This is an experimental structure of RNA (23S ribosomal RNA, nucleotides 2045 to 2920) from Staphylococcus aureus, with 876 nucleotides shown. It comes from the structure "Erythromycin Resistant Staphylococcus aureus 50S ribosome (delta R88 A89 uL22) in complex with erythromycin". Taxonomically the source falls in Staphylococcus (Bacteria, Bacillati, Caryophanales, Staphylococcaceae). Among the 28 different proteins in the entry, which are not shown, are 50S ribosomal protein L25, 50S ribosomal protein L16 and 50S ribosomal protein L15. The entry is indexed under Ribosome, antibiotics, resistance, Staphylococcus aureus, exit tunnel, RNA, rProteins, erythromycin. It holds a match to the Rfam family "Bacterial large subunit ribosomal RNA". Its family is annotated with structural constituent of ribosome and ribosome in the Gene Ontology. On this family, see Cannone et al., BMC Bioinformatics 2002: "The comparative RNA web (CRW) site: an online database of comparative sequence and structure information for ribosomal, intron, and other RNAs". It was solved by electron microscopy to 2.3 angstroms. The 2019 paper behind the entry is "Exit tunnel modulation as resistance mechanism of S. aureus erythromycin resistant mutant".

Context: one part of a larger RNA, bound to proteins that are not shown
C1' cells in the first nucleotide's frame, strides 16, 4: 500500500486487527466518548557521528589593516665639534727593583746603531738633588727590552698614549646651533567674486623637521583564514598508542577483550676472538676472629650455583669462572630456506681476497638466544671511473660511505596547529545513550533450612548470631533486542480495573491468652479503606477523625481526557570555578501544551431480514448486569472471670454514618411569555396611563416543570456445598489414629435466594385470543381479511427515529367559560388632605406550563403494504 479490519492467553525484530490455540460474534446506520490502531502533524532540536559548517574567545598555529621606531629620496647655506691627514707625535706623576726611586701601556728575546745612543757647560718634564726616556759641539759606544726585575706592571723598536696645550691642511664623514629661496600653514589682510571653495599679490609662523615615497626592526584577536587525533560495553573524565619475554592459547604453527603479569628506548675496547686451564652455592662440621653467618678447612650436594640488562627457552660441547696473544666488533658475495598483504625482518653452508691464535686439524663476518628505534623528501661532510653548458674550469647534479635534527599518536597528515556554543544549522544513525517495554536478578522485597543463644528452668511462646537455599520481578544498577523520515517527562485532577505478600470487617489454632485486651500463625481478596497544615514535591513531619486510614500491577495506568506546580529553551541575577568566550546544576525571578474520530472498542438508540401460514398482547428464561460495607446506644449482666481495678462470650432489642436507588407531599434553589415596586431617557399632540431601550434596567416574591442540601427505600437475612480446623466411627499395623472407605459440624469467600435486562438462546421457544380466496399445480393473479403504516393534533415519551395519548361515532391540542396556586389591594368614581398621599367601592385586579368543563378552531376526502399453514416417517 490493498482490504470482508473481533477478544484471549501466547508466539514473534523480546508491546499483534492481520501468526498459533481458543472463546465470542445476525447485515445496514445515527448521536456520543477517547482506550489503541507504537493515530496525524515536523527526514528528533535530547545523545553520538562527519578527517561537515557558521559564530565568539584567547599567553592555539599563521597571517594582517593599522601604530612605533629607523635609513634613504624629495634635500639647501654657513658657523661649532670630531674621525679620514686632526700630522708624528711628545712626556712628566711616582716606585723597595731596571742601572741612575720610569707614563695606565699594547705588537715586542729584538730592533735605532756613519738617518748620533748613557752623565760633565746646557735643554724638553721637574722634583724627597741620586739623575730614567729624549738632544748634540769640546766629549762619545750604546742606552736598554715582554724577561732577567729586594719589585706588582714596565719607558729597546713601535700602536703610542691617559696625565697634557698643541699648527692648519686636497677635502671628506658624525654633533649642536643660526639661516633661508625649496616645502608646509583647516593663517591675516588684498583682487578674481557672483563665491570664505580654489587661484594670485603682500606681511607673518615653521622649515630642511614634518609629510609623502621605498627598504628595513618591533608591537599587533582591532580583523581574517584555518587546527584543536584516536581506541572507548554510549560519550566524557581516567587510562593507552612502537618495541621484547611468559600465561591466556585448546600437546605443530596461528589465535581476542580497557584481559593477567614484567621489562626495552643500552651496555661492553673486553662483559668481543681464539689456546690453555679451573668448577657449583646452601648444609652442617669449627673453629682468632666469630654479626650464630664475612675469612679459613673436610664432605654431600645437581645447578636450587651463576650466567651486564626482564621473563621464557638453554648451559658442565660449559654459554659459567680465570690466564697468554690478538682486534674477524674485515672486505665482494652468497646455492638455499624461514616470515611475511606490501614496505620490511630473519638464518645461512660455501667461494675468492688478505689476516689473528693455536704445535696442528681448525675456529673466528661481534657478546648464551630472543627487545636497545624511524621509512621518503630536505639540508651538510669526504672520495668518484660518471654527466652536463660550443670548449676549458669553477660552482653544481648522480654512485659510493657518512652525519643533522623530530616524527614516541613511534607505517611518520609536510619535521608548523588550542577553546565555549544554554542563538546555533545541515548531513546520518535506533550502528549509539537519556523514559518506557524485554533478558538477567549483583542489588532490592519476601520467605525458609540450621540452631548455638536469649527466654528465671523451658532453642522453637517470641526473638534468631555465624553460615546455607530458594521465590517475586514493584527499587538501585549491569546488556544495548525494538523505537532517533519523533514510542509525551514528573507530579496532581478525572476515570478506573487486576493480584494478595489482608488495614478493617469474618472465620480459626496457639499463647509467657486469668478477664479486657494483646501477640504469632493458619484459611479468606466480598465489600469498604478521611479531611487539612507545610511541602514542585514522589517522599516526609504534623493537627485532627476513623472499623480502617494495607502493598503493589496496569508504557513508574490514564495529556488524541485535563492542568503545566516541577525540569528544560532563549532574558537576568548571586556564590563558585575558569585569563576569557562561558560552565555548575548549586541557587533566585520571569517564561505559548495542536488535533472536524476513518477501522477496533465503548455507551446508548433505529432500519433490513430471519424463526415452515400471518397478525396483536402477555410471557418461560439458557445466559448477563448490578447489590454485597459499617458503627454506637439498651437488656441479656456489673453476670462470668477477677485480690482488686476492671469486665465477657453467647443471644436480644433501637437509631446512625457512608454508598445507590427513586420522588417533589414538606424545607429550600431556579424559574428570560406570572404579579407588583422603581431610576433615567424617547414616544403615543398635553395630564394620567401605557409601550421601546438601560444585563430580563434594577428590585421583592413566585405556579408548573427541573432539582438537593429535602422527602421515602435498601443493604446485616435464610438455605445447600466447602477452606482452615474441630469432630464420631475406623482399619491399613489385634493397640492407637479426624481418613483409606463411611458420617457430621465449620467463614463477609462459591452458587441459590433479592433487583434489571433477556428466544438474532439461528437451539431462533411457549399460551390466549384473531384472520383466512372468486379462478386457482391457490404457484401467479387482480384482490382483499385480521392488522400495520402514510398523513395529521399532541406529551407521562423524545438528538432524529422510536415510545406513548388522539384522529368528528372524537376532548388530542388551541380557544372559551370556571377552578386551584401566585402576586397583593387594578381602573373609574367618592371622599379626606393645601400637597406629597391616604381610605371605601373590593382578597381588588392580573395570572406561562397546573386542572375540569365546554366541538367555537384544526385533526379532512383518501391511498398504499399485507397470508394463502412444505416435504419425510412414526403414531392416529
Nucleotide at each position: 500500500a490493498u482490504a470482508g479490519u473481533a477478544c484471549c492467553u501466547g508466539u514473534g525484530a523480546a508491546g499483534a486487527u492481520g501468526c498459533a490455540g481458543g472463546u465470542u460474534a445476525c447485515c445496514c446506520g445515527c448521536g456520543a466518548c477517547a482506550g489503541g490502531a507504537c493515530g496525524g502533524a515536523a527526514a528528533g532540536a535530547c545523545c553520538c557521528c562527519g578527517u561537515g559548517g557558521a559564530g565568539c574567545u584567547u599567553u592555539a598555529c599563521u597571517g594582517u589593516a593599522g601604530c612605533c621606531u629607523g635609513a634613504u629620496a624629495u634635500u639647501g647655506a654657513a658657523a661649532u665639534u670630531c674621525g679620514g691627514c686632526a700630522c708624528a707625535g711628545c712626556u712628566u706623576g711616582u716606585a723597595c727593583a731596571g742601572g741612575a726611586u720610569a707614563g695606565g701601556u699594547a705588537g715586542g728575546a729584538g730592533c735605532c746603531u756613519u738617518u748620533g745612543a748613557a752623565a760633565c757647560g746646557u735643554g724638553a718634564g721637574c722634583g724627597c738633588u741620586a739623575g730614567c726616556u729624549u738632544a748634540c759641539g769640546u766629549g762619545g759606544a750604546g742606552g736598554c727590552g715582554c724577561u732577567g726585575g729586594u719589585g706588582g706592571g714596565a719607558u729597546a723598536c713601535u700602536a703610542c698614549c691617559c696625565u697634557a696645550g698643541c699648527u692648519g691642511u686636497g677635502u671628506u664623514g658624525g654633533c649642536u646651533u643660526u639661516c633661508u629661496a625649496a616645502c608646509c600653514c583647516g593663517c591675516a589682510c588684498c583682487a578674481c567674486u557672483u563665491a570664505u571653495c580654489g587661484u594670485g599679490g603682500u606681511g607673518g609662523g615653521a622649515g630642511a623637521c614634518a609629510g609623502u615615497g621605498u627598504c628595513a626592526g618591533g608591537c599587533g584577536g582591532g580583523c581574517a583564514g584555518u587546527u584543536u587525533g584516536a581506541c572507548u560495553g554510549g560519550g566524557g573524565c581516567g587510562g593507552u598508542c612502537g618495541c621484547c619475554u611468559c600465561c591466556u592459547a585448546a600437546a605443530a604453527g596461528g589465535u581476542a577483550a580497557c584481559g593477567g603479569a614484567g621489562g626495552c628506548g643500552c651496555u661492553c675496547a673486553a662483559a668481543g676472538g681464539u689456546u690453555c686451564c679451573c668448577u657449583c652455592a646452601g648444609a652442617a662440621u669449627g673453629g682468632u676472629u666469630g654479626g650464630a653467618a664475612a675469612u679459613c678447612a673436610u664432605u654431600c650436594a645437581u645447578a636450587g650455583a651463576g650466567u651486564g640488562u626482564a621473563a621464557a627457552g638453554g648451559c658442565a660441547u660449559a654459554a659459567g669462572g680465570g690466564a697468554g696473544c690478538u682486534u674477524g666488533a674485515c672486505u665482494g658475495c652468497g646455492a638455499g630456506a624461514c616470515c611475511u598483504a606490501c614496505a620490511a625482518g630473519u638464518c645461512g653452508a660455501g667461494c675468492a681476497g688478505g689476516g689473528u691464535c693455536g704445535a696442528a686439524a681448525g675456529a673466528c663476518g661481534g657478546a648464551c638466544u630472543u627487545a636497545g628505534u624511524g621509512a621518503u623528501c630536505c639540508g651538510g661532510u669526504g672520495g668518484u671511473u660518471c654527466c652536463g653548458c660550443a670548449u676549458g674550469g669553477a660552482a653544481g647534479g648522480g654512485c659510493c660511505a657518512u652525519c643533522g635534527c623530530u616524527c614516541a599518536a613511534c607505517g611518520g597528515a609536510u619535521a608548523a596547529a588550542a577553546g565555549c556554543u544554554a542563538c546555533c544549522c545541515c548531513g546520518g544513525g535506533g550502528a549509539u545513550a537519556a523514559c518506557a517495554g524485554g533478558c538477567u536478578u549483583a542489588u532490592c522485597u519476601c520467605c525458609c533450612c540450621c540452631a548455638a543463644g536469649a527466654g528465671u528452668u523451658c532453642a522453637c511462646a517470641u526473638c534468631g548470631a555465624c553460615g546455607g537455599g530458594g521465590a517475586g520481578g514493584u527499587u538501585u544498577g549491569g546488556c544495548a533486542c525494538c523505537u532517533c523520515g519523533a514510542u509525551g517527562u514528573c507530579g496532581g485532577c478525572u476515570c478506573a480495573u487486576c493480584g494478595c505478600a489482608u488495614c478493617c470487617u469474618g472465620g480459626g489454632g496457639c499463647u509467657g491468652u486469668a478477664g479486657u485486651c494483646g501477640g504469632u500463625c493458619c484459611c479468606a481478596a466480598g465489600g469498604g479503606u478521611u479531611g487539612g497544615g507545610c511541602u514542585g514535591u514522589u517522599c516526609g513531619c504534623c493537627c485532627a477523625u476513623u472499623a480502617a486510614a494495607g502493598c503493589g500491577g496496569u508504557a513508574c495506568g490514564c495529556g488524541a481526557g485535563c492542568u503545566g506546580g516541577g525540569u528544560u529553551c532563549a532574558g537576568a541575577a548571586c556564590g563558585u570555578c575558569g585569563u576569557g568566550a562561558g560552565a555548575c546544576a548549586g541557587u533566585u525571578c520571569g517564561g505559548u501544551c495542536c488535533c472536524u474520530a476513518u477501522c477496533c472498542g465503548u455507551c446508548g438508540u433505529g432500519g433490513g431480514c430471519g424463526u415452515a401460514g400471518g397478525a396483536a398482547a402477555u410471557u418461560u428464561g439458557a445466559g448477563a448486569g448490578g447489590a454485597g460495607c459499617u458503627g454506637u446506644c439498651c437488656u441479656u449482666a456489673g453476670u462470668a472471670c477477677g485480690a482488686g481495678a476492671g469486665g465477657a462470650c453467647c443471644g436480644g432489642g433501637a437509631u446512625g454514618g457512608a454508598c445507590a436507588u427513586a420522588c417533589c407531599u414538606c424545607u429550600g434553589g431556579u424559574g428570560u411569555a406570572c404579579c407588583a415596586g422603581u431610576u433615567g431617557u424617547c414616544g403615543u399632540g398635553c395630564c394620567a396611563a401605557c409601550g421601546g431601550c438601560a444585563u430580563a434596567g434594577c428590585u421583592g416574591g413566585g405556579u408548573a416543570g427541573c432539582u438537593a442540601u429535602g422527602u421515602g427505600u435498601g443493604g446485616a437475612c435464610g438455605g445447600g456445598a466447602u477452606a482452615a480446623g474441630u469432630g464420631c466411627u475406623g482399619a491399613a499395623a489385634g493397640c492407637a489414629u479426624c481418613u483409606a472407605a463411611g458420617c457430621a459440624u465449620g467463614a463477609a469467600g462459591c452458587c441459590c435466594c433479592c433487583c434489571u435486562c433477556a428466544a438474532g438462546a439461528u437451539g431462533a421457544g411457549a399460551u390466549u385470543u384473531c384472520c383466512c380466496a372468486a379462478c386457482u399445480u391457490c404457484g401467479g393473479u387482480u384482490a382483499u381479511a385480521a392488522g400495520a403504516u402514510c398523513c395529521c393534533u399532541c406529551a407521562a415519551a423524545g438528538a432524529u427515529g422510536a415510545u406513548g395519548a388522539g384522529g368528528u361515532u372524537a376532548a388530542u391540542a388551541g380557544g372559551u367559560u370556571c377552578g386551584a396556586g401566585g402576586u397583593g389591594g387594578a381602573a373609574g368614581c367618592a371622599u379626606g388632605g393645601u400637597g406629597a398621599c391616604a381610605u371605601g367601592u373590593g382578597g381588588a385586579g392580573c395570572u406561562g406550563a397546573c386542572g375540569a368543563a365546554u366541538a367555537c378552531u384544526a385533526a379532512u376526502c383518501g391511498a398504499u403494504c399485507g397470508a394463502a399453514g412444505a416435504c419425510u416417517u412414526a403414531a392416529u